[PDB]
RNA sequence: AAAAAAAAAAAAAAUUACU
RNA sequence: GUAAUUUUUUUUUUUUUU
Numbered sequence: 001a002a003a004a005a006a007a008a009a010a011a012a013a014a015u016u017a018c019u
Numbered sequence: 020g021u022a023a024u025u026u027u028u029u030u031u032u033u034u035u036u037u
Stems, first nucleotide, its partner, number of pairs: 001037005007031005013025001
Other pairs, nucleotide, nucleotide, family: 012026cWW013026cWW
């Protein structure tokens, strides 16, 4: 460098009461 | 008797195959 799995760190969007 | 939870991205290490 091709991928899968977990740990840390930051970002994204996100719960809903009409007359 | 608190400050967490859904899904998505990036970098950081872990292990497996080529």
The RNA from Bombyx mori cytoplasmic polyhedrosis virus has 37 modelled nucleotides.
The depositors describe the entry as "In situ structure of BmCPV RNA dependent RNA polymerase at initiation state".
Primary citation: Cui et al., Nat.Struct.Mol.Biol. (2019), "Conservative transcription in three steps visualized in a double-stranded RNA virus".
The entry also models magnesium ions.
Released in 2019, the model rests on electron microscopy data to a resolution of 2.9 angstroms.
Protein in the same entry: RNA-dependent RNA Polymerase and Viral structural protein 4.